Loop B S-turn strand; Loop B ribozyme strand: 36 nucleotides with solved positions.
Sample source: Chemically synthesized based on satellite tobacco ringspot virus.
Crystallisation conditions: PEG 2000 MME, LITHIUM SULFATE, cacodylate, spermidine, cobalt hexaamine, pH 6.0, VAPOR DIFFUSION, HANGING DROP, temperature 293K.
It was solved by X-ray diffraction to 2.05 angstroms.
Primary citation: Salter et al., Biochemistry (2006), "Water in the Active Site of an All-RNA Hairpin Ribozyme and Effects of Gua8 Base Variants on the Geometry of Phosphoryl Transfer".
Ions in the entry include sulfate.
RNA sequence: UCGUGGUACAUUACCUGCC
RNA sequence: GGCAGAGAAACACACGA
Numbered sequence: 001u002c003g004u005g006g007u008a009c010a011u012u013a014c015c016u017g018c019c
Numbered sequence: 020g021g022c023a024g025a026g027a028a029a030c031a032c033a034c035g036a
Base pairs, nucleotide, nucleotide: 001036002035003034004033005032015024016023017022018021019020
Other pairs, nucleotide, nucleotide, family: 006031cWW008029cWH010028tWH011026tWS011027tWH012013cHS012026tSS013026tHS014025cWW
């Protein structure tokens, strides 16, 4: 430097609904 | 914008090379 992984099963772009 | 739903990427980390 590159590839792969997940706890990221995240949320924060992007999209939808309600107000 | 708040709430709800959906939701990657970037990065960090680990491993492989």